This is an experimental structure of RNA (RNA nano bracelet), with 268 nucleotides shown.
[PDB]
RNA sequence: GGAUAUUCGACGGAGGCACCCAGGAACUACCGUUGAAGCUCGCACGACGGCCUGGGGUCGAGUAUCCCGGUAUUUGUCGCGAGCACUGAGGAACUACUGCUGAAGCCUCCACGGCAGCCUCAGGACAAGUACCG
RNA sequence: GGAUAUUCGACGGAGGCACCCAGGAACUACCGUUGAAGCUCGCACGACGGCCUGGGGUCGAGUAUCCCGGUAUUUGUCGCGAGCACUGAGGAACUACUGCUGAAGCCUCCACGGCAGCCUCAGGACAAGUACCG
Numbered sequence: 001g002g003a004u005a006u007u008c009g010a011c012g013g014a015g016g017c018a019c020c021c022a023g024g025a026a027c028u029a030c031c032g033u034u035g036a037a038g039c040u041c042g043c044a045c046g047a048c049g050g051c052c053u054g055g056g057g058u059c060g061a062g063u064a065u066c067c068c069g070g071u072a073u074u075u076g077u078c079g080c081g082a083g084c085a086c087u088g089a090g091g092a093a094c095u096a097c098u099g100c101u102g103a104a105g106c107c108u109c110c111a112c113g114g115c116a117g118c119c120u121c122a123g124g125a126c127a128a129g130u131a132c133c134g
Numbered sequence: 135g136g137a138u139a140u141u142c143g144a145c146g147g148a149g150g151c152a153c154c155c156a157g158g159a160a161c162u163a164c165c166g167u168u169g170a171a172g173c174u175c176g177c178a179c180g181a182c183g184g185c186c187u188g189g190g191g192u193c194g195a196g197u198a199u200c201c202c203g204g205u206a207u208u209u210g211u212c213g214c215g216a217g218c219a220c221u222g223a224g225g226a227a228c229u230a231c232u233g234c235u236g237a238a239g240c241c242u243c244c245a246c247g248g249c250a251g252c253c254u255c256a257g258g259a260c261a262a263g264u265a266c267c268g
């Protein structure tokens, strides 16, 4: 932050749809939304939705519970294919060659400058608790 | 605002595209954008662009000049139709009926309030001059 319940407060009236919620099916397959230790696509696989029924006026505040997100903490935890990397270190090479880059409208070329380029190590994520805040 | 000249200042070099200017074509028709006295749409009649060539490095400041636009202001200029209107004034009628609205996720309906519904009249656009600012 949201949902349900509730307590109060407010507001022209009614119904329907939407939307939300609960319950009951179905889920071979298919569709929508999502998830997965850097990100993206694709595959695979999960979870939720899909159908039916019932219920609910809306909005504000408080409270309780439950669910989303954040901080801390504890514990646990890596499917495949392809494309592309980032940051922190360390350590090499840099005749030259390649990428990016300055910058005047934009793009190419040339020149100069700069940072990268190779190796090594390290880092990111999610789940369940627990406390706090939304 | 755009060019040109011009100072004096800034800046790697070149080319292309872009853009701007100019010249010359083309223009049945088609496309774009425009114009007729309040808007959207359609026909008919206008204007500018379309295509080609030539030129121009960019930016900042000043000056002058021209073009262009901006605000004010003087003078002049109604194509035909279809529907929808907006604001002001005055009639007409306002118990009603209808519509819009208060308006509320959306759609209806009920209640209540305000405004409308028909007629007349007014609204802005260009060109040209002038004055000032980009």
Base pairs, nucleotide, nucleotide: 001067002066003065004064005063006062007061008060009059010058011057012244013243014242015241016240017239019056020055021054022053023052024051030050031049032048033047034046035045038084039083040082041081042080043079068134069133070132071131072130073129074128075127076126077125086123087122088121089120090119091118097117098116099115100114101113102112105151106150107149108148109147110146135201136200137199138198139197140196141195142194143193153190154189155188156187157186158185164184165183166182167181168180172218173217177213202268203267204266205265206264207263208262209261210260211259220257221256222255223254224253225252231251232250233249234248235247236246
Primary citation: Liu et al., Sci Adv (2021), "Structures of artificially designed discrete RNA nanoarchitectures at near-atomic resolution".
It comes from the structure "Crystal structures of artificially designed homomeric RNA nanoarchitectures".